The PDB entry is titled "Crystal structure of the E. coli pseudouridine synthase TruB bound to a T stem-loop RNA". An RNA: 22 nucleotides with solved positions. Protein in the same entry: tRNA Pseudouridine Synthase B.
[PDB]
Context: bound to proteins that are not shown
């Protein structure tokens, strides 16, 4: 990388990006 929980960002981001767990 990958799961998940939470918040970003001018609205139909599971899909990008923080911040914690694993």
């Nucleotide at each position: 990388g990958g799961c998940a929980a939470c918040g970003g960002u001018u609205c139909g981001a599971u899909c990008c990006c923080g911040u914690u767990g694993c």

Method: X-ray diffraction, resolution 1.85 A. The entry became public in 2001.